[PDB]
Context: bound to proteins that are not shown
RNA sequence: UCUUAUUUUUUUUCUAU
RNA sequence: UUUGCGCCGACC
DNA sequence: ACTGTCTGGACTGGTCGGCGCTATGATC
DNA sequence: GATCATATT
DNA sequence: GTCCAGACAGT
Numbered sequence: 001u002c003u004u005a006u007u008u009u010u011u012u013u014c015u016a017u
Numbered sequence: 018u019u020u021g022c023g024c025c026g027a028c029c
Numbered sequence: 030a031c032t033g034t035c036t037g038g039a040c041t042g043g044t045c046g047g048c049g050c051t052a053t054g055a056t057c
Numbered sequence: 058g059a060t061c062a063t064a065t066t
Numbered sequence: 067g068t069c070c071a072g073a074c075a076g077t
Base pairs, nucleotide, nucleotide: 021050022049023048024047027044028043029042030077031076032075033074034073035072036071037070038069039068040067052063053062054061055060056059057058
């Protein structure tokens, strides 16, 4: 006897002249 | 439903 | 302004038939 | 033996 | 291979 960081849900077939 | 190149020959 | 020179292009159409050619010297 | 890049400008 | 035409150095 001490500084300067942030935070969350809305796209579909196992294949086909 | 084979092109190309080149040669030779013949016809009109 | 003339004159000889260099360069470029085309050389009637069609048909029948055939002949023949279109790789090779290294590399594992 | 069986393949393979290169084959004049 | 010849011939004709366009472009070009030379006088």

Solved structure of RNA, together with DNA, 77 nucleotides shown. The entry also models magnesium and zinc ions. Entry title: Cryo-EM structure of Thermococcus kodakarensis FttA-dependent transcription pre-termination complex containing 44 nt RNA. The entry has 14 different proteins, among them DNA-directed RNA polymerase subunit A, DNA-directed RNA polymerase subunit B and Transcription elongation factor Spt5. Method: cryo-EM, resolution 2.5 A. The entry became public in 2024. The entry is indexed under RNA polymerase, pre-termination complex, FttA, archaea, TRANSCRIPTION.